[PDB]
Solved structure of RNA, together with DNA, 16 nucleotides shown. The entry is an ensemble of 10 models. Keywords: Fluorine modification, modified DNA, gemcitabine, DNA-RNA HYBRID. The PDB entry is titled "Solution structure of DNA:RNA hybrid containing a 2'-deoxy-2'2'-difluorodeoxycytidine (gemcitabine) modification". It was solved by solution-state NMR. The 2021 paper behind the entry is "Structural Effects of Incorporation of 2 -Deoxy-2 2 -difluorodeoxycytidine (Gemcitabine) in A- and B-form Duplexes".
This record gives sequence, C1' cells and structure tokens, in this order.
RNA sequence: CCGUGUAG
DNA sequence: CTACACGG
Repeated sequence: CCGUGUAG
C1' cells in the first nucleotide's frame, strides 16, 4: 500500500 | 463512514 475476516 | 488484526 492492497485485500480478507469480524464488528460500531 | 469507522475500528482491529493479519495475509498478500
């Protein structure tokens, strides 16, 4: 930097 | 729009 998991 | 931890 990008993405996936989870959640306000 | 935002918050947390980690694979790519």